[PDB]
Notes:
This is an experimental structure of RNA (U1 snRNA; pre-mRNA) from Saccharomyces cerevisiae S288c, with 502 nucleotides shown. Rfam match: Yeast U1 spliceosomal RNA. Rfam links the family to the GO terms U1 snRNP, mRNA 5'-splice site recognition and pre-mRNA 5'-splice site binding. The family is grouped with related families in Rfam's "U1 clan". From the family's description: U1 is a small nuclear RNA (snRNA) component of the spliceosome (involved in pre-mRNA splicing). On this family, see Zwieb, Nucleic Acids Res 1997: "The uRNA database". The entry has 18 different proteins, among them U1 small nuclear ribonucleoprotein component PRP42, Pre-mRNA-processing factor 39 and U1 snRNP. Entry title: Cryo-EM structure of the yeast pre-B complex at an average resolution of 3.3 angstrom (Part II: U1 snRNP region). Method: cryo-electron microscopy, resolution 3.4 angstroms. The entry became public in 2018. The source organism's lineage runs through Eukaryota, Fungi, Saccharomycotina, Saccharomyces and Saccharomyces cerevisiae. The entry also models zinc ions. The 2018 paper behind the entry is "Structures of the fully assembledSaccharomyces cerevisiaespliceosome before activation".
RNA sequence: AUACUUACCUUAAGAUAUCAGAGGA
RNA sequence: AAGUCCUACUGAUCAAACAUGCGCUUCCAAUAGUAGAAGGACGUUAAGCAUUUAUCAUUGAACUA
RNA sequence: GUUCAUUGAAGUCAUUGAUGCAAACUCCUUGGUCACACACAC
RNA sequence: GGCGCGGAAGGCGUGUUUGCUGACGUUUCCAUUCCCUUGUUUCAAUCAUUGGUUAAUCCCU
RNA sequence: UUGGGUUAAACUGAUUUUUGGGGCCCUUUGUUUCUUCUGCCUGGAGAAGUUUGACACCAAAUUCAAAUUGGUGUUAGGGGAGCUGGGGCCUUUCAAAAGA
RNA sequence: GCUUUGUAGAGGCAUUCUUUUUGACUACUUUUC
RNA sequence: GCGUGCCAUUUUAGUUUUUGAC
RNA sequence: GAUUCGAAUGAACU
RNA sequence: AGUUUAUGAUGAA
RNA sequence: GUUGAGAUUAUUUGGUC
RNA sequence: GAUUGUAGUUUGAAGAUGU
RNA sequence: AGUCUCAACUUUGCUC
RNA sequence: AAAUUUUGGAAGGUCUUGGUAGGAACGGGUGGAUCUUAUAAUUUUUGAUUUAU
RNA sequence: AAAAAAAAAAGGUAUGUAUUAA
Numbered sequence: 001a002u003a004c005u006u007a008c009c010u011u012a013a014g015a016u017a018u019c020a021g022a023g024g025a
Numbered sequence: 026a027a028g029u030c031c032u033a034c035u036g037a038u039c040a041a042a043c044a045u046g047c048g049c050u051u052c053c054a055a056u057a058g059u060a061g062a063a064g065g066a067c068g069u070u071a072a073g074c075a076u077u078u079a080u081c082a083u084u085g086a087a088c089u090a
Numbered sequence: 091g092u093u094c095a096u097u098g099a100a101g102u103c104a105u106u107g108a109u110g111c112a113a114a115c116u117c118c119u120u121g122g123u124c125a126c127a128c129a130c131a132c
Numbered sequence: 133g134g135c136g137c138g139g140a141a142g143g144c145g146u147g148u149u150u151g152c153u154g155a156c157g158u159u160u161c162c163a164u165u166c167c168c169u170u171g172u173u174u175c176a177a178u179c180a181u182u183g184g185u186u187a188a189u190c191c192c193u
Numbered sequence: 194u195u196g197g198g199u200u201a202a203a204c205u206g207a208u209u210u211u212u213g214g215g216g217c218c219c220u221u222u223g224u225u226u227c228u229u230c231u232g233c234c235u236g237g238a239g240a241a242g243u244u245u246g247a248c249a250c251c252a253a254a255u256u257c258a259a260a261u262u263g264g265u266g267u268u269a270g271g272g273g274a275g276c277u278g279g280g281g282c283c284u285u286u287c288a289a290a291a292g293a
Numbered sequence: 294g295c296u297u298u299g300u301a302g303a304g305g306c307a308u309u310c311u312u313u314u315u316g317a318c319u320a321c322u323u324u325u326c
Numbered sequence: 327g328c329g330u331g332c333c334a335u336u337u338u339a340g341u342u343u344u345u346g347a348c
Numbered sequence: 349g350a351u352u353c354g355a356a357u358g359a360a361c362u
Numbered sequence: 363a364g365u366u367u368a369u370g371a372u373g374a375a
Numbered sequence: 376g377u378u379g380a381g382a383u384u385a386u387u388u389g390g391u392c
Numbered sequence: 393g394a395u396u397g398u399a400g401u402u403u404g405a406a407g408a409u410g411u
Numbered sequence: 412a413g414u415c416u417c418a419a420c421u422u423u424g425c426u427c
Numbered sequence: 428a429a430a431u432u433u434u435g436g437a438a439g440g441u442c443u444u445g446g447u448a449g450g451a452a453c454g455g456g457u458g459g460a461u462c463u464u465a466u467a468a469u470u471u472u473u474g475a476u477u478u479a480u
Numbered sequence: 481a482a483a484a485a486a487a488a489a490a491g492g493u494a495u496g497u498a499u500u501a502a
Stems, first nucleotide, its partner, number of pairs: 001499004006494003010490001012464005017038005022032004039151008049142005062120005068115003073111004080100001081098002084095004122137001124136001152459003156454004161450002165274006171217007180208002183205004188200001190198003218237002227242005246268007275447011287435005294425002299420002302417003306413001309408004317401005324394001329392001332390001338385002341382001343380001347377002351375003356369002359366004
Other pairs, nucleotide, nucleotide, family: 009491cWW047143cWW054060cWS054121cHS055123cWH056058cHS071112tWW077107tWW078105tWW079105tWS088091cWW104107cSS127129cHS155455cWW163449cWS179209cWW182206cWW219221cWS219224cSS224233tWS254261cWW256259tWS286436cWW292430cWW305414cWW313404cWW316402cWW325393cWW331391cWW332333cHS333389cWW340383cWW342381cWW344379cWW346378cWW354372cWW358367cWW447448tHS485486cHS488489cHS
C1' cells in the first nucleotide's frame, strides 16, 4: 500500500473596500 | 418610472503588498583597559535585623467571682 | 476568668517559618564590544 | 552645541501594483543565466597582462 | 620647424602567478557548520555533489549489521559579470502656459 | 507707456403735481444740560 | 477760545539712519 | 575691530 | 646671528 | 568734529476747515 | 449731545390729469 | 437705434 | 521670429539601491484570514470583584 | 376534439483478518 469484516459519524447561512457619476440588460 | 446586476469604465476616499526617500526620532559596551549598561537568580550571606503567630466543643477536680 | 485529666470533631506544610527592612557578595543572558580619531567647543 | 559605514525600532511622504490571501488543476501559456571564494588583512620581492608620460633611432607628409 | 605611425628603453597606475615577512581570528569547542569522504596546530588543505535529488537523525519488528516502512530536520554565507525593477542628478529633443 | 481709429462684451439713460408719516438720513440756525 | 485736526517756509531746535564724504 | 610691513623690550631653542 | 610667541605696544596702508 | 539727504517730535506766523 | 423750525433725497398711502 | 464709461484684440504715430 | 521660466513626455550619461527563478491567464461541490447575521438569555465581548447597607 | 413512463453510489476515521523478501 491492497482486499474483507465490525464500529463511529456526515454541509450554520451570506459576503470579500466604500462613495459618486456615465453606460448596457 | 421602479429596483437589481454588470462595465482589467471614469473620479474621490480607504486598505494591503512592494519599492523608495527624507541634514526626521531613539538605541546600538572598556582595551590609552582588568571595566561598564540593560535584565535576571525559581542564588548565598541567612536560624541576617525588627515584629507577630500556633486549634473548637463536652464532663470531672482545684480556683478567683 | 485560670490550671490538670478524660470524651468527640475537623486539623497544607512550615516557627531554621510567615511579614516588614536593608545591604554586601557571587553567578547567568544580551549588545557593531564597527571605522576614523586622542583632535579647545557654542 | 553634526552632516562616516552599517544594524534595530519607529514616525512622516511620494510612486507602482492589487482590492483578503494561499495551496491545487488546465494552457499555441510566458519562463530559460554564469564565474570565483569559505581564515582574514597588509607589506615586500619577482613574473605576466593593460593604460598614460619622457629621451633616442628609423620611415612618410 | 610641426604632426602621425613603429622600435627597443626608462618612469607611473591597475590586475594576476610564486615566495617571504607582519597583524588580527581560529569557541570553528564534531577546528569554518552547505553536505559526504579524506584530513589538520611544525595548520587555515584536497576530492566528489547541490532540490521532481542528496544528506543527517528518530522510531520500531524481525531478520540477523544492508535495506525495509513511518517521521523530524539540513541543502548555507560572501563577492563579481550578465539581465531586470526603483530612486536622485546632468545634457539633448519635443508639447502647453506666461513675462520683457 | 501715451494718443487716435475699428470690432466684440457688460452697465446706465424716457409719468407728472399736491397733502400726510416727532417715517428714516444729511446740512444750517436757536435754546437747555 | 479749543481740535485726539490738517498741505508750505525756518542764517529754527533735538534724536535716529548713510561710518555717504573729508 | 581684523590683516600685512617696519622699529624697540622680555622669554624659550639652535 | 637666525626662528617662534606676547606687549588696549608705537607708526603707515 | 563738520557738511549734505531722509524720517519723527515741538514752537512761530503764512492757510484752510 | 438732547427738543423746535427750514431745505434736499428715498420709501409707503390717498386724490387729480394724460397715455 | 443714439450717447457716455470700463475691459480685451489689431493697425498707425511719438518717446525711453 | 528670437531670448527666459514652470509643468509633462522621449533618449543618453553618472551615482545609488533592489531583485535574479519562477511568473501570467483560466477553473473550481479548495484551505486559511476578515466582515455581516443567528449571537445582549447559565461555558468567555452588552457586566455581581471600586466591598458598600 | 384530447391523451400516457426514469436515469445514481457517495466518501472519512478507528478495530480485527490476509497478502506484498533471504